Background:
The PDB entry is titled "Cryo-EM structure of Cas12j-SF05-crRNA-dsDNA complex". crRNA with a sequence from Biggievirus Mos11, together with DNA: 58 nucleotides with solved positions. Released in 2024, the model rests on cryo-electron microscopy data to a resolution of 3.1 angstrom. Duan et al. published it in Cell Discov in 2023: "Molecular basis for DNA cleavage by the hypercompact Cas12j-SF05". The sample was in a buffer at pH 7.4.

Context: bound to proteins that are not shown
RNA sequence: CUUGCUCGGUUCGCCGAGACUCCCCUACGUGCUGCU
DNA sequence: GCAGCACGTAGGGGAGAATTGG
Numbered sequence: 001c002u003u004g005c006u007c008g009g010u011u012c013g014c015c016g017a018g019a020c021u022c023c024c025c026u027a028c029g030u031g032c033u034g035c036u
Numbered sequence: 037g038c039a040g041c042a043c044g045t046a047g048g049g050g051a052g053a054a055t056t057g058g
Stems, first nucleotide, its partner, number of pairs: 005018004021051007029043007
């Protein structure tokens, strides 16, 4: 800080706090142990 | 290397703008 998304309070009149690198698509892989 | 667990992981492709020619 005008849209959109997430979490909370309410006297329901809206205000408190957040992220901002995102999309498709295809595979079944990645770490943690136990034995060789 | 080869089983049991949990939990999603891995790896390909994307995401402009200056110029210039009829």